The RNA has 84 modelled nucleotides. The 2009 paper behind the entry is "Tertiary structure checkpoint at anticodon loop modification in tRNA functional maturation". It comes from the structure "The complex structure of aTrm5 and tRNALeu".

């Protein structure tokens, strides 16, 4: 550390180039209801927090910082697995 790669709401994994319907896809896992059988399922609904909801508050490993806005872009503390 000269083809360079990663940390995202339990566990995985979209998104990030090209900022803007992102509270943030989906699966899976938890609840709760269904489904005498797709047989080691399968259908509904819920899953950050407070609310019946409008909506409000906190998030994209931590700080900072640049936008009218950042998970998406810039210096930069800590941690991992491929490296003409």
């Nucleotide at each position: 550390g000269c083809a360079g790669g990663g940390g995202u709401c339990g566990c995985c994994a979209a998104g990030c180039c090209u900022g803007g319907c992102c509270a943030a896809a989906g699966g899976c896992g938890c609840u709760g209801g269904g489904c005498c059988u797709a047989g080691g399922a399968c259908c509904c609904a819920g899953u950050c927090c407070c609310g019946u909801a409008g909506g409000g508050g906190u998030u994209c490993c931590a700080g900072g910082g640049u936008u009218c806005a950042a998970a998406u872009c810039c210096c930069u503390g800590c941690c991992c697995c491929u490296g003409c």
The entry also contains Uncharacterized protein MJ0883, not shown here.